An RNA: 16 nucleotides with solved positions.
The entry is an ensemble of 10 models.
It comes from the structure "Solution structure of the E. coli tRNA-Arg1 (ICG) ASL containing the 2-thiocytidine modification".
RNA sequence: CUCGGCU
RNA sequence: CGAACCGAG
Numbered sequence: 001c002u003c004g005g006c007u
Numbered sequence: 008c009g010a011a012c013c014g015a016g
Stems, first nucleotide, its partner, number of pairs: 001016005
Other pairs, nucleotide, nucleotide, family: none
């Protein structure tokens, strides 16, 4: 940095 | 319910 969970 | 939190690479 990207993407994601979760909430 | 805070736009906050963590994850891999």